[PDB]
Context: bound to proteins that are not shown
RNA sequence: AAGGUCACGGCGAGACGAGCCGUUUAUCAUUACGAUAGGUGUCAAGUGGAAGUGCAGUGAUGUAUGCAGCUGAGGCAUCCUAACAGACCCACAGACUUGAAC
Numbered sequence: 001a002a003g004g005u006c007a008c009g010g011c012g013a014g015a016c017g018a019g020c021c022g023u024u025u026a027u028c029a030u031u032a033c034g035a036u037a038g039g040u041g042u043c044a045a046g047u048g049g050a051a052g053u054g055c056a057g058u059g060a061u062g063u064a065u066g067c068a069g070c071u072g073a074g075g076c077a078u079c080c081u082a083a084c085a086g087a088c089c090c091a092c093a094g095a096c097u098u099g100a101a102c
Base pairs, nucleotide, nucleotide: 003089004088005087010021011019038080039078040077042075043074045071047069052065053064054063055062
Other pairs, nucleotide, nucleotide, family: 002090tWS006086cWH007023cWW007085tWS008022cWW009021cWW009036tSS010020cWW013018cHS014017tWS026079tWS027034cWH035080cWH036079cWH036082cWW037081cWW041076cWW044072tHS048067cWS048068tHS049068tWS050068tHS051066tHH056061cWW057059tHS057060tHS067068cHS079082cWS093094cSS
C1' cells in the first nucleotide's frame, strides 16, 4: 500500500467496547445508486376549534372569520447549519523438506 482504526454526522445498534450507515461541489441526465443528524417547506397523524376584531347577550357565556390554532422523535423535498482539519496503525513477497510437469 489492500485494509483499517481515530476523528466528524447519527441510528429501528447499543451498559462501554461491538455493530451499521454516512463524511459535501453531498450529481447532471433520458426508468433505480450521492441527503447522515438538525433546521426549513409541505403531507399524513393527534387534539379539537386559536388570537384579534365583529355580532347577540345586562352578565356569565355563545356565535362568525375557521377541520382554523398550536402540535410536526413518522413520509418525501430542501445542502440553510454540521460531517472541516486531521492524525495513526498497516509494508517489501511470505524461513526448512522432498514430490510433479515443461